[PDB]
Context: bound to proteins that are not shown
RNA sequence: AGCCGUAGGGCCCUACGGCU
RNA sequence: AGCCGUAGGGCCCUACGGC
Numbered sequence: 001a002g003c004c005g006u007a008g009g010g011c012c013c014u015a016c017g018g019c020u
Numbered sequence: 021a022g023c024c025g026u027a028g029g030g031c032c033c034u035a036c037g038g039c
Base pairs, nucleotide, nucleotide: 002039003038004037005036006035007034008033009032010031011030012029013028014027015026016025017024018023019022
Other pairs, nucleotide, nucleotide, family: 020021cWH
């Protein structure tokens, strides 16, 4: 740098039917 | 158009020290 390894925390793509 | 509810699948920020 950014990696090592225990910790804190969450988000978004897909199928399927029937309603709007 | 897009929500509803069981299903398939996975990523990325943060602290901390030594080199």
An RNA structure with a sequence from Staphylococcus aureus subsp. aureus ED98, in which 39 nucleotides are resolved. Method: X-ray crystallography, resolution 2.65 angstroms. The entry became public in 2015. The entry also contains DNA gyrase subunit A and B, not shown here. Primary citation: Singh et al., Bioorg.Med.Chem.Lett. (2015), "Tricyclic 1,5-naphthyridinone oxabicyclooctane-linked novel bacterial topoisomerase inhibitors as broad-spectrum antibacterial agents-SAR of left-hand-side moiety (Part-2)". NCBI's taxonomy places the organism under Bacteria, Bacillota, Caryophanales, Staphylococcaceae, Staphylococcus aureus. It comes from the structure "Crystal Structure of S.A. gyrase in complex with Compound 7".